[PDB]
Context: bound to proteins that are not shown
């Protein structure tokens, strides 16, 4: 630096 | 609008 995901 | 994990 970019994205794909889950918890509270 | 703040934080925590995981992965390419």
């Nucleotide at each position: 630096u970019a994205a794909a995901a889950a918890a509270a | 609008u703040u934080u925590u994990u995981u992965u390419u």
The depositors describe the entry as "Crystal structure of human APOBEC3H". An RNA from Escherichia coli: 16 nucleotides with solved positions. Shaban et al. published it in Mol. Cell in 2018: "The Antiviral and Cancer Genomic DNA Deaminase APOBEC3H Is Regulated by an RNA-Mediated Dimerization Mechanism". It was solved together with APOBEC3H and MCherry.